[PDB]
This is an experimental structure of RNA (ASPARTYL-TRNA) from Escherichia coli, with 73 nucleotides shown. Entry title: Crystal structure of aspartyl-tRNA synthetase from Thermus thermophilus complexed to tRNAasp from Escherichia coli. The organism belongs to Escherichia, within Bacteria. Rfam match: tRNA. Rfam describes the family as follows. Transfer RNA (tRNA) molecules are approximately 80 nucleotides in length. Its family is annotated with triplet codon-amino acid adaptor activity in the Gene Ontology. Clan: tRNA clan. Keywords: ASPARTYL-TRNA SYNTHETASE, TRNA, PROTEIN-RNA COMPLEX, LIGASE/RNA, LIGASE-RNA complex. The structure was determined by X-ray diffraction at 3 A resolution and released in 2000. Primary citation: Briand et al., J.Mol.Biol. (2000), "An intermediate step in the recognition of tRNA(Asp) by aspartyl-tRNA synthetase". It was solved together with ASPARTYL-TRNA SYNTHETASE.
Parts: sequence; C1' cells; structure tokens
RNA sequence: GGAGCGGUAGUUCAGUCGGUUAGAAUACCUGCCUGUCACGCAGGGGGUCGCGGGUUCGAGUCCCGUCCGUUCC
Repeated sequence: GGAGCGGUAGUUCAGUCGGUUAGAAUACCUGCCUGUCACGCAGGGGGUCGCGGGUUCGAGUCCCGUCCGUUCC
C1' cells in the first nucleotide's frame, strides 16, 4: 500500500439469511458439599452489539464515513 477479514458479557464467541426477551461456554459472585486437584450441585450479577449518520414498518444484523484489530500478497 491492497484487499479481505473481524469488532456483540471479564474471555472466546453465537445471535441462523432484518423482526427469536442478546445467549452459550468459560470467568466472576452467592449457597451447599470434609480428599479435591478442570471437584460437584444449585442460583446470581455482568452488554456504549466500535463510534456517526443512513436504508428501512422493524437494525446487533444492510448501506456509507470513519476508528480499531487481523491475515496473504
């Protein structure tokens, strides 16, 4: 430089092909559990969906500007 690619819980990500209450896992927190070692079981809290504007009956999802990450040249 060029493009792609990505950005959504603390992390990793999903949210299907625009209308599913934005959820999982894991992490964290609380409760119980006297040999666990990834303990187990139960429950809880946690979201500027990168920012701005746009398309639209409806936007996390699409458009565009722009920011940040990331990969091959």